Notes: Solved structure of RNA, 32 nucleotides shown. The 2019 paper behind the entry is "Beyond the seed: structural basis for supplementary microRNA targeting by human Argonaute2". The entry is indexed under RNA-binding protein, microRNA, target directed microRNA decay, HYDROLASE-RNA complex, RNA BINDING PROTEIN, RNA binding protein-rna complex. The PDB entry is titled "Human Argonaute2-miR-122 bound to a seed and supplementary paired target". Crystallisation conditions: 26% MPD, 5% PEG 3350, 50 mM imidazole pH 8.
Context: bound to proteins that are not shown
RNA sequence: UGGAGUGUG
RNA sequence: CAAUGGUG
RNA sequence: UU
RNA sequence: CCAUU
RNA sequence: ACACUCCA
Repeated sequence: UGGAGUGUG
Repeated sequence: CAAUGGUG
Repeated sequence: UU
Repeated sequence: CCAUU
Repeated sequence: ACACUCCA
């Protein structure tokens, strides 16, 4: 490594 | 997010 | 205990 | 102390 | 650290 979000470390 | 585990 |  | 993460 | 769901 376009980005946000939410799942697990 | 460091917790699990040392056992007949 | 294996 | 050690094994795993 | 991977993975989903999205977007003009």